[PDB]
Record summary
Chains: A with a sequence from Candidatus Koribacter versatilis Ellin345: 52 nucleotides with solved positions. Taxonomically the source falls in Candidatus Korobacter versatilis (Bacteria, Acidobacteriota, Terriglobia, Terriglobales). The structure was determined by X-ray crystallography at 2.52 angstroms resolution and released in 2020. An Rfam search finds the family "nadA riboswitch" in it. It comes from the structure "Crystal structure of the ADP-binding domain of the NAD+ riboswitch with Nicotinamide adenine dinucleotide (NAD+)". The model includes bound nicotinamide-adenine-dinucleotide (NAD).
C1' cells in the first nucleotide's frame, strides 16, 4: 500500500460515527414534512483483530 473480519464501550437485549440507494412507517388535500424504519445495501471515517 491492499485486503478480510468485527463493535468492546451502550439506562434489558440489539445498536461505533456521518452521509447515500432501494423499499417501507407516520403526518398532510397537495406540495411537502417527521423519526432508534430492530428492512436489504453502498461510501468514507473511529476503534479492535488478522492476512498478503
Ligand atoms: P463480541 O463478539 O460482540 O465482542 C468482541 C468484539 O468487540 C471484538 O472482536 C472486537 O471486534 C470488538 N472490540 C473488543 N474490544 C474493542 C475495542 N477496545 N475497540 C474496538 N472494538 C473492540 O462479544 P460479546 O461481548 O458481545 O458476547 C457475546
Nucleotide at each position: 500500500g491492499g485486503c478480510u473480519u468485527c463493535a468492546a464501550c451502550a439506562a434489558c437485549c440489539c445498536c461505533g460515527u456521518a452521509g447515500g440507494u432501494u423499499g417501507g412507517g407516520c403526518c398532510g388535500a397537495a406540495a411537502g414534512g417527521c423519526a432508534g424504519c430492530g428492512a436489504a445495501u453502498c461510501u468514507a471515517c473511529u476503534g479492535g483483530a488478522g492476512c498478503c